[PDB]
Context: bound to proteins that are not shown
RNA sequence: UUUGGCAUAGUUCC
DNA sequence: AAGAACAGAAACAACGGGCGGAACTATGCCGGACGT
DNA sequence: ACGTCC
DNA sequence: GCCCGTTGTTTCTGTTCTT
Repeated sequence: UUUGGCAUAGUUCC
C1' cells in the first nucleotide's frame, strides 16, 4: 500500500 | 495321396515421449478495417 | 461515434 | 538430433476336417 503476463538474448556458479 | 479354413507366433515398420540444477540483468510485444 | 467480420 | 517402449501390418508355419 499496493502487484501485469509471454517470448528472446546475455551473464554468474558448479 | 490332396485340399481348405483357422489359428499361434514372429519380422519389420510407424508412432510417441523422453532428455540439469540454481541465480542475475536486459529488450520487444500483447490484432486488423471499416462508414453508417 | 459506435459496432461487425475476418 | 538420437533411443527405445507400444501397436499395426504383414508373413510364416502347424491342426483338423474332408475327399

The RNA (RNA, DNA-RNA ELONGATION SCAFFOLD), together with DNA, has 75 modelled nucleotides. It comes from the structure "RNAPII elongation complex bound to RECQ5". The entry has 13 different proteins, among them DNA-directed RNA polymerase II subunit RPB9, ATP-dependent DNA helicase Q5 and DNA-directed RNA polymerase II subunit RPB11. Released in 2025, the model rests on cryo-electron microscopy data to a resolution of 4.2 angstroms.